Released in 2017, the model rests on electron microscopy data to a resolution of 3.25 A. 21S ribosomal RNA, nucleotides 1941 to 3293 from Saccharomyces cerevisiae: 991 nucleotides with solved positions. The sample was in a buffer at pH 7.5. The entry is indexed under yeast, mitochondrial, ribosome, saccharomyces cerevisiae. It holds a match to the Rfam family "Bacterial large subunit ribosomal RNA".
Context: one part of a larger RNA, bound to proteins that are not shown
RNA sequence: UACCUUCAGCAAGACGGAAAGACCCUAUGCAGCUUUACUGUAAUUAGAUAGAUCGAAUUAUUGUUUAUUAUA
RNA sequence: UAUAAUGAUAAUUCUAAUCUUAU
RNA sequence: ACUUAA
RNA sequence: UUCUUAAGUAAUAUAUAAUAUAUA
RNA sequence: UAUAUAUUAUAUAU
RNA sequence: UAUAAGAGACAAUCUCUAAUUGGUAGUUUUGAUG
RNA sequence: GUCAUUAUCAGCAAAAGUAUCUGAAUAAGUCCAUAAAUAAAUAUAUAAAAUUAUUGAA
RNA sequence: AAAAAUAAUAUAUAUUAUAUAUAUUAAUUAUAAAUUGAAAUAUGUUUA
RNA sequence: AUUGAAUAUAUUUUAGUAAUAGAUAAAAAUAUGUACAGUAAAAUUGUAAGGAAAACAAUAAUAACUUUCUC
RNA sequence: GGAAAGAAUUAAAUUAAUAUAAUGGUAUAACUGUGCGAUAAUUGUAACACAAACGAGUGAAACAAGUACGUAAGUAUGGCAUAAUGAACAAAUAACACUGAUUGUAAAGGUUAUUGAUAACGAAUAAAAGUUACGCUAGGGA
RNA sequence: AGGGUAAUAUAGCGAAAGAGUAGAUAUUGUAAGCUAUGUUUGCCACCU
RNA sequence: UCGACUCAACAUUUCCUCUUGGUUGUAAAAGCUAAGAAGGGUUUGACUGUUCGUCAAUUAAAAUGUUACGUGAGUUGGGUUAAAUACGAUGUGAAUCAGUAUGGUUCCUAUCUGCUGAAGGAAAUAUUAUCAAAUUAAAUCUCAUUAUUAGUACGCAAGGACCAUAAUGAAUCAACCCAUGGUGUAUCUAUUGAUAAUAAUAUAAUAUAUUUA
RNA sequence: UUAAUAUAUUAUCUAUAUUAGUUUAUAUUUUAAU
RNA sequence: UAUUAUCAUAGUAGAUAAGCUAAGUUGAUAAUAAAUAAAUAUUGAAUACAUAUUAAAUAUGAAGUUGUUUUAAUAAGAUAAUUAAUCUGAUAAUUUUAUACUAAAAUUAAUAAUUAUAGGUUUUAUAUAUUAUUUAUAA
RNA sequence: UUAUAAUAUUAAUAAAAUACUAAUUUAUCAGUUAUCUAUAUAAUAUCUAAUCUAUUAUUCUAUAU
Numbered sequence: 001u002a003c004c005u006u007c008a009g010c011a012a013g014a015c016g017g018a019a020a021g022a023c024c025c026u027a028u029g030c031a032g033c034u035u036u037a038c039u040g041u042a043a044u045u046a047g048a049u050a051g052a053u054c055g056a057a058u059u060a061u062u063g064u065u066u067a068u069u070a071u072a
Numbered sequence: 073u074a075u076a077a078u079g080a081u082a083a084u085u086c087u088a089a090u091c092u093u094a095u
Numbered sequence: 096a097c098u099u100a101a
Numbered sequence: 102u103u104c105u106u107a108a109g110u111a112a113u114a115u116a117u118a119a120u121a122u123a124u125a
Numbered sequence: 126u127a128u129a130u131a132u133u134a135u136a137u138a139u
Numbered sequence: 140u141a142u143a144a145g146a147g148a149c150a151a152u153c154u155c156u157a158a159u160u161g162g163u164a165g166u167u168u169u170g171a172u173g
Numbered sequence: 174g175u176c177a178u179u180a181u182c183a184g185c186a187a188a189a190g191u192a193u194c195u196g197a198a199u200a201a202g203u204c205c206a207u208a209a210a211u212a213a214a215u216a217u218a219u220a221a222a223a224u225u226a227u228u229g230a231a
Numbered sequence: 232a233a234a235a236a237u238a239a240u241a242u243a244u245a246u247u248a249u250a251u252a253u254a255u256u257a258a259u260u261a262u263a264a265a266u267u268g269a270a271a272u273a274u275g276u277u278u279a
Numbered sequence: 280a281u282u283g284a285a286u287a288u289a290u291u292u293u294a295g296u297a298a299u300a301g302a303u304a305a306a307a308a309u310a311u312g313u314a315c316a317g318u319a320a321a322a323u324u325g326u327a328a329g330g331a332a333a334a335c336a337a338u339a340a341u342a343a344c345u346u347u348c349u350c
Numbered sequence: 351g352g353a354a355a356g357a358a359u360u361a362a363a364u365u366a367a368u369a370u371a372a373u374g375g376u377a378u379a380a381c382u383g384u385g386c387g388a389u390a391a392u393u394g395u396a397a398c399a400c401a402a403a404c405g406a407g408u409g410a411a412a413c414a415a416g417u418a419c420g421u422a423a424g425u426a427u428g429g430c431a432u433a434a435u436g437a438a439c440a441a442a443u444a445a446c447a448c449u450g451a452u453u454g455u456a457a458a459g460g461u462u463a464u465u466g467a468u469a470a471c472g473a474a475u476a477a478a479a480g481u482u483a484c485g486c487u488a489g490g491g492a
Numbered sequence: 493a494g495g496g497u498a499a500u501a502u503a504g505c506g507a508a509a510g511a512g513u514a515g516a517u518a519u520u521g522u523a524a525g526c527u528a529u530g531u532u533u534g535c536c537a538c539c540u
Numbered sequence: 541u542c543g544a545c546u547c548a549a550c551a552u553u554u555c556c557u558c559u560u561g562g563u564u565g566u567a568a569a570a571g572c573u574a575a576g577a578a579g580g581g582u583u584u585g586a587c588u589g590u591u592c593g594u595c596a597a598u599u600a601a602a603a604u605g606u607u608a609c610g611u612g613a614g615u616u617g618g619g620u621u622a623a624a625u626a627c628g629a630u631g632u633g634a635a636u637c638a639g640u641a642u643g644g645u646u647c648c649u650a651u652c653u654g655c656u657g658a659a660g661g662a663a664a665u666a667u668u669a670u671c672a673a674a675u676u677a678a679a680u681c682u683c684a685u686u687a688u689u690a691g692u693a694c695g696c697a698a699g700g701a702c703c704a705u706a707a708u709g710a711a712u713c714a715a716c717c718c719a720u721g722g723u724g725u726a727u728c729u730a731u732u733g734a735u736a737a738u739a740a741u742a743u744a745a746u747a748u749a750u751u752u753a
Numbered sequence: 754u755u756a757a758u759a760u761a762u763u764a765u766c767u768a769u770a771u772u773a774g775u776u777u778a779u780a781u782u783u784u785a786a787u
Numbered sequence: 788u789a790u791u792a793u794c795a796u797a798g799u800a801g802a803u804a805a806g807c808u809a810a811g812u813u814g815a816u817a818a819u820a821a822a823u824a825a826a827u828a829u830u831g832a833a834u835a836c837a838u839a840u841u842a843a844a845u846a847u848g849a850a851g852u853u854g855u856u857u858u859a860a861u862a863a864g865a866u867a868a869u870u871a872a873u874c875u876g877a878u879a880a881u882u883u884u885a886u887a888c889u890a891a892a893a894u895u896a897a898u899a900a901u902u903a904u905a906g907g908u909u910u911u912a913u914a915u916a917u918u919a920u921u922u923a924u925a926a
Numbered sequence: 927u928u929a930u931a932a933u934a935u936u937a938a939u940a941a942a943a944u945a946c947u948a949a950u951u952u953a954u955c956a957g958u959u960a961u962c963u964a965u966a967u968a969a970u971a972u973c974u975a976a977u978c979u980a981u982u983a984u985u986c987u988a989u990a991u
Base pairs, nucleotide, nucleotide: 003661004660005659006658007657008656009655010654012653013652014651016648017647018646022540023491024490025489026488027487029486030485031482032481033480034479037166038165039164040163041162043159044158045157046156047155048154051153052152053151055086056085057084058083059082060081061080062079063078064077065076067075068074090146091145092144093143094142095141098107100105112139113138114137115136116135117134118133119132120131121130122129123128124127125126169177170176171175172174178201179200180199181197182196183195202471203369204429205428210262211261218227219226220225238256239255240254241253242252243251244250268293269292270291271290272289273288274287275286276285277284278283309388312386313385314384315383316382317381319365322338323337324336325335326334339360340359341358344356345355346354347353348352349351367376368375370434372432373431374430392415393414394413395412398409399408400407404472417426418425419424441465442464443463444462445461446460448459449458494538495536496535497534499533501529502528503527504526505525510520511519542618543616544615545614547610548607549606550605551604552603555581556580557579558576559575560574561573562572563571583597584596585595586594587593624642625641626640627639628637629636630635667868668867669866670865671864675860676859677858678857679856682710683709684708685707686706687705688704694699711816712815713814714813715812716811720809721808722807723806727802728801729800730799731798732795733794734793735792736791737790738789739788740787742765743764744763745762746761747760748759749758750757751756768781769780770779771778820853821852826847827846828845829844871958874957875956876955877954878953879895880894881893882892883891904948905947906946907944908943909942910941911940913938916935917934921932922931923930924929925928
């Protein structure tokens, strides 16, 4: 300040309602992606007649040693 | 410097080692 | 290819 | 009927030995 | 001494 | 199993060993501040 | 890039303690050792070994 | 004729006492290595 | 006979020349033990080069006590 | 009474100096010089305190072994004091004589002493940086 | 954003150096002084 | 969550309008400064997402704020903003930026409060039908120009009033539709294309009547 | 029952030709109107 | 052949009555009055002067205030009637002056008289668009 | 073909008039100034007590069922 109860409207408030956020921080949380973060690893490359299946020959080049000369 | 022994490297060759293809 | 045996 | 073994024979190929012929 | 062809024997494979 | 062709003690495979690796995988990225 | 551990004073209010991204001419992760020795009593010729005597001086 | 401290040195012994006795007074700022300086002593030679 | 003096050899001795000389005491040097002892600094007033700044010197008080000499 | 020497006392000073910061202390010196020495910058037990969550830290009487200086009394278990630092595990080196996996040896472990670092300094591992505006979950608006 | 704050900002007051042809106070009003506001930029973090 | 749109309410520290003090620096007229005063009023465009600002043209004036820097369950979505993409810079890189650019996602029937309107019920100093005062709640409150007073006062001149009145406007508000303009799924006319009716007339069939053979 | 008239009602279709199909056109067919 | 209708945005186009409207029309900006603000005065002490008074007395003074004007609400008061052959309302019908629903207002006459709410009818008028080259009466 | 009188016509609207149509079976509900005090004017009305008798109701007494 306001008699009791509504209807048609309007949306200023009920930090109106619903999803859903939005910006940070925390978790000795999660996930993807990156790389010269760390640690593995497919792949690739190489070695093991000083491993296997699985042996040889010849030529050239060349290392290391015995015997024989040759000087220094 | 040269012969012999003994490896190695590189090349080449052979092969009922292995492996690939076709019929 | 044929002849034996299972 | 198929299937497999074994023997010898025919056929082909390879290896080894002997004989004959042609070339270097 | 070497190569090629034919014939015979022995062994092996299909 | 054959014949032909090719590669051929190289190479392939197995076992060991080494190099390399976001190719790929598992992890981590202190507490206080610019 | 800077602070993380330790020491000193203030802050700290007359016991002790006392904080913050408080102030420090702040300071610390140490430094210093095997070396200055040896020699310093029986001694000099000769003779002893009761510690000494021979020699000089008067 | 000698001697009468301390302390040190030498020697000896006393005592579950680093004491006593006798003797003597050393050294005291040095230490390897010097064809060259300086000094001493010994042995020679010449002068007064 | 002599000693001095000179000179030769031998044997020695000296010369390696080097700081502290005082229980040292604030120049520098052994930074832990122990024993004994002492006191620094600054500032001021001076002094050869020396100058604000090198080194050295000097810069508080003796009452009482002990010993020594003496009127 | 007067003089010399000694013993010194009083006043002042710790403003210098203290291996090193800063603070406290220090002349009765803890500072400085000097002799000896170079030992106590040693070995076993350390009570009791201070401090203190634990782990640690600090002062330390005393008992025993030995050493150095000092006539002696005594003093010395590093430095006038307060900084100068690091756990376990795993290795390593010695000594010990304790165990020795059937017995004996051994190996290996233990005890005692010593070694190197974890500084994000009570140290998670021998060994680990970024990115998301494609993001996700738990929470906080601590 | 709200809340606190008011350094800053905005506004005012006191005093008046000094401009104003002359006279500080018609108009202007350095630097320093005393306040208000919560209109700016900050600070705080009770509040997402 | 900035701006725009919409509607604004409040404050006064007043921009305009009203009253007034001071102004050797108020002669007049324009001003400057200060006191009272919130009744009424306080802009339209170009640029930019912008508030702001620059300018143009006006105005009596184009005041400053507060209201969750009023207002997104009222509108918008240009800025800010995530996914796409590019550029410059930073980074080895993934990606990043107190950068730039193009694109680009929220919706809500209103329960309560409140407000705008409209009813019913009711207790009426006691009824009904009508007329109704005080009162309460709000609305309203203006401003400009020209003209006159007067080319007077004032002023050397240039310039040029107060006081006061009137007429035109202004912006706002209210009502109204006679007329004007608009509309007018009343209506009328015209008109293109296609289809479908009724009537008349012609033909044919059926049914009912009248004439005829 | 026929024809003529009057009234009422209903009707303005249909079928076949033009070389497969559809439509249209014309002709024929039918009372199959302007 | 005459005349209709439907559909195509009301098929398109030209006009167009009522109503509603602003581009339109009309009016208002609410006086006089009262007390005041800043400000301007009178007489006049306290205070021998001075001083509009933060003394007694006496005056001016604003688009502001009170009011006035306008709208809405309320209903003090007033006139009248009072258990009703027709008291006052409502329900019902026809409606629009009004209107979301409501509410409001108009009418619900038909008998002794008077009262038209809506439609329909009649009427004049408007609209449309041809029309005297016409319509009606006739001789 | 001439003489009169002067235009004619349809939807639709409008305002006036007009009961032609519908307001129409005449019915249901609701309301009608309360109380209290004082004052005024008006309208109406007596009660108590005693005794006796009667009626009705309850209790007691006398006698059946």